Primary citation: Ippolito et al., J.Med.Chem. (2008), "Crystal Structure of the Oxazolidinone Antibiotic Linezolid Bound to the 50S Ribosomal Subunit". An RNA structure (23S RIBOSOMAL RNA, nucleotides 531 to 1365) from Haloarcula marismortui, in which 806 nucleotides are resolved. An Rfam search finds the family "Archaeal large subunit ribosomal RNA" in it. The literature on the family includes a 2001 paper in Science by Yusupov et al., "Crystal structure of the ribosome at 5.5 A resolution". Clan: LSU clan. Crystallisation conditions: PEG6000, KCL, NH4CL, MGCl2, pH 5.8, VAPOR DIFFUSION, SITTING DROP, temperature 292K. The entry has 28 different proteins, among them 50S ribosomal protein L23P, 50S ribosomal protein L21e and 50S ribosomal protein L10e. Lineage of the source: Archaea > Halobacteria > Halobacteriales > Haloarculaceae > Haloarcula. Method: X-ray diffraction, resolution 2.7 angstrom. The entry became public in 2008. It comes from the structure "The structure of the antibiotic LINEZOLID bound to the large ribosomal subunit of HALOARCULA MARISMORTUI".
[PDB]
Context: one part of a larger RNA, bound to proteins that are not shown
C1' cells in the first nucleotide's frame, strides 16, 4: 500500500517503528539578556477616498543563550519507512547549446591509464667554493651496503673572430631602495 | 632634515670583429660545481585502449579452379543423316518409291546422375554460418563422377564473374616485425584553500593540427608612483545630420 | 530668371562621440610593494546570445564584421516551462526589510480607492523563431475644436402651393423643362427654373428646386483624439499557465496599503588576506564598506593504500576481515560498540611505490 503520477532526492517539519552497548539530551510556565526590525489600542490633527501624520515609543515585541520550577526515556539525538512544504527533467562525455529523439552502461565484486633511461632547462633544499665532482677501477671490511683510495675527465675560472690572430673595470662619475650613522 | 650608502639604476671606460673613416655586434668590476626532491622539453611504446596497412619467414590444392593418371555412370521412348537393298523410269547421268540402316556437342524423360528459372513461397536466436518444398534446366557428351597426382601467394588456377586457391581473396593463412603510425573517437581513479582564462592576432601542404604573440597563473627582482571615472587645457578625426548660386556626379519642367 | 529632386566609393559645413598628452579631484599603492622588469607552467586559437552600429541576402532560429554586457564557466528570486529577458552576482546558520515581479482562486499579498473608456471575452501576451495582424474601411461608441443656420421658428416629416406670356425660339413630320443647338428673358406673387431627376412616340403623369401652414429645439458642415468593429482560412482536443473575469479579475489617468530572493540590514560561527605579539605558518588580540560564484589551466595544505627503516605500542582475557549499530571531522577519512571470526595488527617519523574508479560498445567472474 488496490483514487492515484514519474531523476527516485537535498533541506524543514509531522506519523509509525526501536533490548543493551558505543550518543544524552529534549519539552512547557515564568524570569534574565535582548541585534536588525518594530506595533495594536487610545489622544490629536489631515485626506473626496482607500488611508496617512504627530504622540503613546525606538516602548510592548524581537532569533540565540542562560537560570528557577515543572515534565518526557521511544523520551531527545540517531536509524528505518512514510506523509507534508520548498527546490529538483541522472551521471560522465561530446557541444555554442544535453533531460535530450547526440554517445556510454543490465546489476555487483575484483581488474583497469604520467612509467624508465639519456640529455636539456628551471625551481626548492643541502655540501663545498675560485673552485667543484669523481668515472671505470684498486685496497679494506661488518663483503652488492659500508671505510679509504682513484681528479682520467667534465663544468666553472675571459672573451671576440669564419680563420689567422688578438686579448678585458680586484671601480672613474651620478642617482638611490634596504640598512647604518647624526646634533633628526 | 643631513651624511655613508652593499644590491639595484644610468653612464663612462676596457677586450675583440668589421673597420681609409664612422658606426654597429659580442664580451667585461670573481660564482660556480656537485647532490636530493620537484616543474617542463626531446628521443624512445612515452598516460591507457582504439584501424584499415606495409614487410619477413613459414603452413595450406582434405574446400575450390585447372591439368594429368587409373576407374565408374547414363531406364525407356521419339526423330530417322550417310551408306546399302528392291522396284519403276532412263542411252547414260542419274531420278522416284518403298524398305534397310541407325547418325546426332538431336528431341522427350524427377532412369542414374548433374544443375537451379520463378515462387521474390517456408525458414531467417534456422534442421542448416547458404537449409526445405513445388516449379524449372541438362541428362552419348566441350557430359557427369571417385581416388590418386600436379600448379602456391604479387604467385597458382580462371570458357573472364576480379571468379576460385579449406565459412577467409581488388592479393590466402599462421606467427614474427609489433607495444606500427594517426593531427581522429573514447577513457585517465582521493579531500580542500588562492587566483582564474582563451574561443582572438602573425606564420604554417595551414584551416579536426602546431608555433609565436594576446590573455590565465606561479616565482624572483625593482622601489614610488599608478590611472578603470569625471572635469579643464593643448591636439587628432569627417560618421550622424545637413548641404551642394562650395567641388563632383547624378536628377525635373517652363517662358 | 523661375521651378522639382539626390549620393557607400560628393563636401562650403558639422555633431554626439572616440582618441594622444597634461593638470585637478576621485580611487589606489609605498608591512596587502602598486606601475614596471626577468624567468617557470599553462590552457586557448569550433564559440554563442542580448543591445547599439553595421555590410550581404526577399528572408531566416541566415552568413559575415564591430563595441559592450552576459551564457559558455553564473547560483538564488521572477518570467507557465525555457543557456544568455528582468531582479540578483553566492561562505554557514539565524532574524528582519526590500528587488524583479505580483495581491479573485489555483498561490504569499486587495474581489483596494478616486475617475474614465470598452461589449469585442476585445483584452487578462514587457522582451521573443515563440506574443501576429496589414493596406483599406467603420452614423459602434466616447471626448475636444471650428464655421454656418435657428423661438423674426431652424433640420426632418406631414398638409397645401408649385402659377401664367408659353406647348419659349431653332432645328424637325414631330419636340411642348427634359434628342440636339441658342438663349435663358417678365408677369402675377407669400412662392415657382426658358427646369435639377424620372417618365412619354411626342403629350400626360410623378417629383427637386423655390413659398405658405402644422410642429417646437436644437440643427448642419468640417477638424482632431480614445477604445472597439470589419478586413481575419488548416489540418489528433479550444484556450490568457488554468479556472474563470464585464461600473472587470480588461484598458488608460492618479493614488493607498500589502506580498515577495541567498540582494540589503543584523547576531554567532568558518575560511582566506593583512596587522600586533611570537621561533611558529602554535596561541591570543585586531582589521576587511572597499574579502568569500566559477569550466580549461597555474599554485598550495591535507586524507587513504603497499612494503622498508628507526622510535614505540596492541592481540587467544581474542588480531585482521566482514555485518549491523554509536561518536568525531567542511571533507578525503578517523574511531568506538555488538555479533561473527580465530591469527595476526598498528601508531609517529623518514622512505618506497605495479597507491585510490561509476564511466572507456573497458576486462574477468558471479548474478
Nucleotide at each position: 500500500g488496490a483514487u492515484c503520477g514519474a531523476g527516485c532526492g537535498a533541506c524543514a517539519g509531522g506519523g509509525c517503528a526501536u533490548a543493551c552497548a558505543a550518543g544524552g539530551u529534549c519539552c512547557c510556565c515564568c524570569g534574565a539578556c535582548g541585534a536588525a526590525u518594530g506595533a495594536c489600542c487610545g489622544a490629536c490633527g489631515c485626506g473626496c477616498g482607500a488611508g496617512c501624520g504627530u504622540c503613546c515609543a525606538g516602548u510592548a515585541a524581537g532569533a540565540c543563550u542562560c537560570a528557577c520550577g515543572g515534565g518526557a526515556a521511544g523520551c531527545c539525538g540517531a536509524u528505518g519507512u512514510u506523509c507534508u512544504g520548498u527546490c529538483g527533467u541522472a551521471c560522465g562525455u561530446u557541444u555554442u547549446g544535453a533531460a535530450a529523439a547526440a554517445c556510454g552502461a543490465g546489476c555487483c565484486a575484483g581488474g583497469g591509464a604520467g612509467u624508465g633511461u639519456g640529455u636539456c632547462u628551471g625551481c626548492a633544499u643541502g655540501g663545498c667554493a675560485a673552485g667543484u665532482c669523481u668515472a671505470a677501477c684498486c685496497g679494506g671490511a661488518g663483503u652488492a651496503u659500508c671505510c679509504g683510495g682513484g681528479g682520467a675527465g667534465g663544468c666553472a675560472c675571459a672573451g671576440g673572430g669564419a680563420a689567422a690572430c688578438c686579448g678585458a673595470c680586484a671601480u672613474g662619475g651620478c642617482c638611490g631602495c634596504a640598512g647604518g650613522g647624526c646634533u633628526u | 632634515g643631513c651624511c655613508c650608502g652593499a644590491g639595484g639604476g644610468c653612464c663612462g671606460c676596457c677586450g675583440u670583429c668589421u673597420u681609409c673613416a664612422a658606426g654597429g655586434g659580442c664580451g667585461g668590476g670573481g660564482a660556480g660545481c656537485c647532490a636530493u626532491g620537484u616543474g617542463g622539453a626531446c628521443a624512445c611504446g612515452a598516460c591507457c585502449c582504439g584501424a584499415a596497412u606495409c614487410c619477413g619467414g613459414a603452413c595450406g590444392a582434405u574446400c575450390u579452379a585447372c591439368g594429368c593418371a587409373u576407374g565408374g555412370a547414363c531406364a525407356a521412348g521419339a526423330u530417322g543423316a550417310a551408306g546399302c537393298g528392291u522396284g519403276c523410269c532412263g542411252a547414260a547421268a542419274g531420278g522416284c518409291a518403298c524398305g534397310u540402316g541407325g547418325a546426332a556437342g538431336u528431341c522427350u524423360g524427377u532412369u542414374a546422375g548433374a544443375g537451379u528459372u520463378g515462387g521474390u513461397g517456408u525458414c531467417c536466436u534456422a534442421c542448416a554460418a547458404u537449409a526445405c518444398c513445388c516449379u524449372c534446366u541438362c541428362g552419348u557428351g566441350a557430359u557427369c563422377u571417385a581416388u590418386g597426382u600436379g600448379u602456391a601467394g604479387g604467385g597458382g588456377u580462371g570458357a573472364a564473374a576480379g571468379g576460385c586457391c579449406c565459412a577467409u581473396c581488388g592479393a590466402g593463412u599462421c606467427c614474427g616485425g609489433c607495444a606500427a603510425c594517426a593531427g581522429c573517437u573514447g577513457g585517465u581513479u582521493c579531500c580542500a584553500a588562492u587566483c582564474g582564462a582563451a574561443a582572438c592576432a602573425u606564420g604554417u601542404c595551414g584551416a579536426a593540427g602546431c608555433a609565436u604573440g594576446a590573455c590565465c597563473u606561479c616565482c624572483g627582482c625593482c622601489g614610488a608612483g599608478g590611472u578603470a571615472g569625471u572635469c579643464u587645457g593643448u591636439g587628432a578625426g569627417g560618421u550622424a545630420g545637413a548641404g551642394c548660386g562650395a567641388c563632383c556626379g547624378a536628377u525635373u519642367g517652363g517662358u | 530668371c523661375c521651378u522639382g529632386u539626390c549620393a557607400a566609393a560628393c563636401u562650403c559645413c558639422a555633431a554626439a562621440c572616440u582618441u594622444a598628452c597634461a593638470g585637478a579631484c576621485g580611487c589606489c599603492g609605498u608591512u596587502u610593494g602598486a606601475c614596471g622588469c626577468g624567468g617557470g607552467g599553462a590552457u586557448u586559437c569550433c564559440g554563442g546570445u542580448g543591445c547599439g552600429c553595421g555590410g550581404g541576402g526577399u528572408a531566416a532560429g541566415c552568413c559575415u564584421g564591430u563595441g559592450u554586457a552576459c551564457c559558455a564557466g553564473g547560483a538564488g528570486g521572477g518570467g507557465a516551462a525555457c543557456a544568455a529577458c528582468c531582479c540578483a552576482g553566492a561562505g554557514a546558520u539565524a532574524g528582519g526589510u526590500u528587488a524583479a515581479g505580483g495581491u479573485c482562486c489555483c498561490c504569499a499579498a486587495g474581489u483596494g480607492u478616486g475617475g474614465a473608456u470598452u461589449a469585442a471575452g476585445u483584452g487578462u501576451a514587457a522582451u521573443c523563431c515563440u506574443c501576429u495582424g496589414a493596406a483599406g474601411g467603420u452614423g459602434g461608441u466616447c471626448u475636444c475644436g471650428a464655421g454656418c443656420c435657428c423661438u423674426a421658428g431652424a433640420c426632418a416629416g406631414c398638409c397645401g402651393g408649385g402659377a401664367g406670356g408659353u406647348g419659349a425660339g431653332c432645328u424637325u413630320a414631330g419636340a411642348a423643362g427634359c434628342a440636339g443647338c441658342u438663349a435663358c428673358c417678365c408677369u402675377c406673387u407669400a412662392a415657382g427654373a426658358a427646369a435639377a431627376g424620372c417618365g412619354u412616340a411626342a403629350c400626360a403623369g410623378c417629383u427637386u428646386a423655390c413659398c405658405g401652414g402644422c410642429c417646437g429645439a436644437g440643427g448642419u458642415u468640417u477638424g482632431a483624439g480614445g477604445c472597439g468593429c470589419c478586413c481575419a482560412a488548416a489540418a489528433u482536443g479550444a484556450u490568457c499557465g488554468g479556472g474563470a473575469c464585464u461600473c472587470a479579475a480588461a484598458u488608460c489617468c492618479a493614488c493607498c496599503a500589502c506580498c515577495g530572493a541567498g540582494a540589503c540590514c543584523u547576531g554567532u560561527c568558518c575560511g582566506u588576506a593583512c596587522c600586533a605579539c611570537u621561533c611558529a605558518u602554535a596561541c591570543u588580540g585586531g582589521u576587511a564598506a572597499u574579502c568569500g560564484a566559477g569550466u580549461a589551466g597555474a599554485u598550495u595544505g591535507g586524507c587513504g593504500c603497499u612494503c622498508u627503516a628507526a622510535u614505540u605500542g596492541g592481540a587467544u582475557g581474542g588480531a585482521a576481515g566482514u555485518a549491523g549499530g554509536g561518536g568525531u571531522g567542511a571533507a578525503a577519512a578517523c574511531u568506538c560498540c555488538u555479533a561473527u571470526g580465530g591469527a595476526c595488527c598498528g601508531a609517529u617519523u623518514a622512505g618506497u611505490g605495479a597507491c585510490g574508479a561509476a564511466a572507456a560498445u573497458c576486462c574477468u567472474g558471479g548474478c